[PDB]
RNA sequence: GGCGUCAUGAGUCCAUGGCGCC
Numbered sequence: 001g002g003c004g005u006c007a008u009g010a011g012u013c014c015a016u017g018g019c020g021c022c
Stems, first nucleotide, its partner, number of pairs: 001022009
C1' cells in the first nucleotide's frame, strides 16, 4: 500500500482503526 475479515463514526456509502493474508 492492496485484499480479505473484524471493530469505530456511519450501516447507505465513505472515512478511520484493529487483525489475518499478500